[PDB]
Context: one part of a larger RNA, bound to proteins that are not shown
C1' cells in the first nucleotide's frame, strides 16, 4: 500500500431541563430512576514517589471533549517537648571483619557492626548490684471482690404539656405523670 | 435476687507459653541536674495512582460489617455511603451466544443418560443385607406447615417451611485400606506418600552424610536411637532349591609389585688398577582364583513309558534329568493369540457387564498371594424417578449481528 474505512471500541436499562462555552449526547450543578451493598462501601501495614489541590492551554486519551489519576505549562501544600520511628534488647539471617586455625589463591568467621516480621516505655536524666512484673492462651459445678444490665404484657378514668390536618372519610390524636388491681 | 463482666485463687484441656545483656516498677549505695526538650516522617492513592506492555473486566495482607426475618459474615430487602464507567443512534432477518416456557411420549439420542431438569434447610415417624460392633444412616420408604371459632367424627375453592435459598437414591464387579500430595500452561488418577512388616550397617570424639581440608552435622540424641533399602491397613499364609549370576567373608594352597638382602649369569670399554652396565633365580601385601555362606537378594522350578470290566481318562509304578521340579491359592484376569472360548442370569434381542468352568499361549506368594467393613470429583455393567438428549422442533428476552454516524487493527499477497 492490500485485507479494509473490515473484525472491534464489554459492563451499572438511563433521561431531561438550566448553566458555562467559539462550540455540548458525552463537562458541572439540580430532578426522577435504576445497579452493588460481609462489597465496585469503609479505615490501615505496604509498594509507588507529588498523583493530591489551584488556574492556564489542547498534542497518541480505543469516539468527541469547555474535563482531567493520557499528555504539556507553572504555582501551592505535609507544622510535633509527647504520636508513628529513630535510639535500648534480642530471633533466623548477613559478613574484602578483631584474635586464631585451615590451604594450591581450592575456605571459615563463638567478636564487632547491620538486621523485626516481636518485647516495654514518656516526663526530671544516667550507672552498678539485686528480686519481680508487663507476660502464656482459652475454660465448666467452687471461694471471695466489684461494676454494668433490659425489654414486655392486662385494664381504668382523672390531672398536665403539644397538636386543627394528607387522595378520601370524621372528627380527634398523641407523649407522659398520678392512681386501680 | 434472675442477667452478664473484671480481678484473685481454684477446676478441666493443650509435649511450651521463643530470647534478652534489654524497658517499665521498687530497695541498697552513688553522680548529674533551674526556663529544656535534637533529626526524619506527615499530603493524596488500598485502586484507571501498587503488580499484568493499555480506563486490561485478572492478582494483592488486615480492620468495621445499620436495621427486619433467620442457627448464620449463608439467601431476599435495603436505610446510609458510593457509582451511572472514557462510543453512540436506529432496526427487529439467518447464523451464533447467554438465559426462559412446552403438547403426547420419557434415554429410543449417544463412545457414555455428558450437559439440562429433578430433589433441596428445619420438625416428627421408620430404616435392610453386611460388619473390624464405631459404622453403614441424612439409608430407603411416607408425612407435616393455614383460618376460625370451638376444640369441630369444623372449614379451607389452581398453587403456602406461600416469593429467594440448601443432598438425587438404590443394586454390584475391579484397583487402592482411608484424610491427602501431583505433571504452573492438555493427564489428578489404579499413580506418589502413608500409619504397619521384615531384612542390612552403627557401641560413641558413634556409622552414614558435607568438604581438598580444618569443619559443618547427626545431637547436647546413645540400640525402645540414628542411616540406608524394598513392600505397604488388618486377617489367613508367606512353600521347594545355593547349581548360576550378585553380596559378604576367606585358614591352607596357586598367580602376584616395588623396596631392602643374598645368589648366579654376562656384555662394553681403558696401557693397568678400576669405573659402569644389563637379565634371570629365591623372599613377600591388598586384590583376582578356588572354597564357604547368603534366598522379605536378584534369579529358577521337567519330561519320557506303560498301567485301572471300553477308547481316552492316570491314584500307582517304572524310566532319564536337573541345584530344585510351581506347593497353597486364585484363574478368558489391569494378565487369554485362537476368542463375541461353553452354559447359566438379566434384556423382545447383550462382542461389554455379574457368576461359573478349566490346555494358564505368556498366573502365582514381601516386583508380595488370597479375602475384606469403610472412603473415593477413580474405571464398567444394571434399575426407579426425571427431563428438549432424541422422535421433532417451535414461539418469546437481552447480546451479537445488518443502517447512518466519530475512530480505526491483524496474519496475508
Nucleotide at each position: 500500500a492490500u485485507g479494509a474505512g473490515u473484525a472491534g471500541u464489554a459492563g451499572a436499562c438511563a433521561u431531561a431541563a438550566u448553566g458555562u462555552g467559539a462550540g455540548a449526547a458525552u463537562c458541572a450543578u439540580u430532578a426522577u430512576c435504576g445497579c452493588c451493598u460481609g462489597a465496585u462501601a469503609u479505615a490501615c501495614a505496604a509498594g509507588g514517589g507529588u498523583u493530591a489541590c489551584u488556574a492556564a492551554a489542547u498534542u497518541u486519551g480505543a469516539u468527541a471533549a469547555u474535563c482531567u489519576u493520557a499528555u504539556u505549562u507553572a504555582g501551592u501544600g505535609u507544622a510535633a517537648g509527647u504520636c508513628g520511628a529513630u535510639u535500648u534488647c534480642u530471633a533466623a539471617g548477613a559478613u574484602a571483619u578483631a584474635a586464631a586455625a585451615g590451604u594450591a589463591u581450592a575456605u571459615u568467621g563463638u567478636u564487632a557492626u547491620c538486621a523485626a516480621u516481636g518485647a516495654a516505655u514518656a516526663u526530671a536524666a544516667a550507672a552498678u548490684a539485686u528480686a519481680a512484673a508487663a507476660u502464656a492462651u482459652c475454660u465448666a459445678a467452687u471461694a471471695a471482690a466489684c461494676u454494668a444490665c433490659u425489654u414486655u404484657u392486662u385494664a381504668u378514668a382523672u390531672u398536665a404539656u403539644a397538636u386543627a390536618a394528607a387522595a378520601u372519610u370524621u372528627u380527634u390524636u398523641a407523649u407522659a405523670a398520678u392512681a386501680u388491681a | 435476687g434472675g442477667u452478664g463482666g473484671u480481678u484473685u485463687a481454684g477446676u478441666g484441656a493443650c509435649u511450651g507459653g521463643a530470647a534478652a545483656u534489654g524497658u517499665u516498677u521498687a530497695u541498697a549505695u552513688u553522680u548529674u541536674a533551674u526556663u529544656a526538650a535534637a533529626u526524619c516522617g506527615u499530603a493524596c492513592u488500598a485502586a484507571c495512582u501498587c503488580u499484568a506492555a493499555c480506563a486490561c473486566a485478572a492478582g494483592u495482607g488486615u480492620u468495621u460489617a445499620a436495621g427486619u426475618a433467620g442457627a448464620a459474615u449463608a439467601u431476599a430487602u435495603a436505610a446510609u455511603g458510593g457509582c451511572g464507567a472514557a462510543g453512540g443512534a436506529g432496526u427487529a432477518a439467518a447464523a451464533a451466544g447467554u438465559a426462559u416456557u412446552g403438547a403426547a411420549g420419557g434415554a429410543a439420542c449417544u463412545a457414555g443418560g455428558c450437559a439440562a431438569a429433578a430433589u433441596a434447610a428445619c420438625c416428627c415417624u421408620g430404616u435392610a443385607a453386611c460388619u473390624u460392633u464405631g459404622g453403614g444412616a441424612g439409608a430407603a420408604a411416607g408425612g407435616g406447615g393455614g383460618c376460625u371459632u370451638u376444640u369441630a367424627a369444623g372449614c379451607a375453592a389452581c398453587u403456602g417451611a406461600a416469593a429467594a435459598g440448601a443432598g438425587a437414591g438404590a443394586g454390584u464387579a475391579g484397583c487402592g485400606a482411608c484424610u491427602g500430595u501431583u505433571u504452573a500452561a492438555u493427564a489428578a488418577a489404579a499413580a506418589c506418600a502413608u500409619a504397619a512388616g521384615a531384612u542390612u550397617u552403627u557401641g560413641c570424639a558413634a556409622a552414614a552424610u558435607u568438604u581438598a581440608a580444618a569443619u559443618a552435622u547427626g545431637a547436647u540424641g546413645u540400640a525402645u536411637a540414628a542411616a540406608a533399602u524394598c513392600u505397604g491397613a488388618c486377617a489367613c499364609c508367606u512353600g521347594c532349591c545355593c547349581g548360576g549370576u550378585g553380596c559378604u567373608g576367606c585358614a591352607a594352597g596357586g598367580u602376584g609389585a616395588a623396596u631392602c638382602u643374598a645368589u648366579u649369569u654376562u656384555a662394553g670399554u681403558u696401557a693397568a688398577c678400576g669405573c659402569u652396565g644389563a637379565a634371570a633365580u629365591a623372599u613377600u601385601a591388598a586384590a583376582c582364583c578356588c572354597c564357604a555362606g547368603u534366598a522379605a537378594a536378584c534369579g529358577g522350578c521337567g519330561g519320557c513309558c506303560g498301567u485301572a470290566a471300553c477308547c481316552c481318562u492316570g491314584a500307582c509304578g517304572g524310566u532319564c534329568c536337573u541345584a530344585a521340579g510351581g506347593u497353597a491359592g486364585c484363574a478368558a484376569a489391569a494378565u487369554u493369540c485362537c476368542u463375541u472360548g461353553g452354559c447359566g442370569g438379566g434384556u423382545a434381542a447383550g462382542u461389554u457387564c455379574c457368576g461359573u468352568c478349566c490346555u494358564g499361549c505368556a498366573u502365582g506368594a514381601a516386583u508380595g498371594g488370597u479375602g475384606u467393613a469403610a472412603c473415593g470429583a477413580c474405571u464398567g455393567c444394571u434399575c426407579u424417578g426425571c427431563u428438549g438428549u432424541c422422535u421433532c422442533c417451535a414461539a418469546u428476552a437481552c447480546u451479537u449481528g445488518c443502517u447512518c454516524u466519530a475512530c480505526g487493527a491483524a496474519a496475508u499477497u
The RNA (LSU rRNA_2, nucleotides 1137 to 1736) from Tetrahymena thermophila (strain SB210) has 594 modelled nucleotides. Method: cryo-EM, resolution 3.7 A. The entry became public in 2020. Rfam match: Bacterial large subunit ribosomal RNA. The family has 102 seed sequences and 51,934 matches in Rfam 15.1. Its family is annotated with ribosome and structural constituent of ribosome in the Gene Ontology. The reconstruction used 99,300 particles. Tobiasson and Amunts published it in Elife in 2020: "Ciliate mitoribosome illuminates evolutionary steps of mitochondrial translation". The depositors describe the entry as "Structure of the mitochondrial ribosome from Tetrahymena thermophila".